[PDB]
Context: bound to proteins that are not shown
RNA sequence: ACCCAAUAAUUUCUACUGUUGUAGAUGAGGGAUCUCGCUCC
Numbered sequence: 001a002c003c004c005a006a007u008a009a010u011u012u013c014u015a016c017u018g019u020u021g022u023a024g025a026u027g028a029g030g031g032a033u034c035u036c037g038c039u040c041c
Stems, first nucleotide, its partner, number of pairs: 012025005
Other pairs, nucleotide, nucleotide, family: 009021tHH010014tWH011026cWW026027cSS030031cWS
């Protein structure tokens, strides 16, 4: 040597927190009487 004093075991969050880690939670609004054409409002 104080302010860009912050970050942090996970399939992934949130709290925590270091080597048999611990607690709780945790999925997706897209399918065939077709397709692509033309008047008039």
Molecule: crRNA